Entry title: Ternary complex of ReChb - crRNA - target dsDNA.
crRNA, together with DNA: 88 nucleotides with solved positions.

[PDB]
Context: bound to proteins that are not shown
DNA sequence: GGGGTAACGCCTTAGGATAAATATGCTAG
DNA sequence: CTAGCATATTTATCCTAAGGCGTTA
C1' cells in the first nucleotide's frame, strides 16, 4: 500500500467525518497531437 | 500568434421521477 | 364461435411568475 448508494480525508476498529439528484436524450465549446 | 483531423475532456438544454382506462392475447367455447 | 381474465399500451393535461447591464481582474 486503508473498510464507503458514492466522493473526498482517513482508522475515527467489518467502521469514522462530512457532500452525494439518478437515468435517457440533444447540441455546443476547448487544451491537445497528429 | 499556425492549412481542410476526433479519441478525450468541459458547457447548455429537454423529459421523467404515475395510476388508471382501454386495446389485445389467451382461455373457454 | 365467444365471456372472462390477464396483460400491456396509451391517456389524462392547472397555474403561477419571469428575468437584465455597472468593463474590466
Nucleotide at each position: 500500500g486503508a473498510a464507503u448508494u458514492u466522493c473526498u480525508a482517513c482508522u475515527g476498529u467489518u467502521g469514522u467525518a462530512g457532500a452525494u439528484u439518478c437515468c435517457u436524450a440533444a447540441g455546443g465549446c476547448g487544451u491537445u497531437a497528429c
It was solved by cryo-EM to 3.14 angstroms. The work is reported in "A resurrected ancestor of Cas12a expands target access and substrate recognition for nucleic acid editing and detection" (Jabalera et al., Nat.Biotechnol., 2025). The reconstruction used 137,913 particles. It was solved together with ReChb.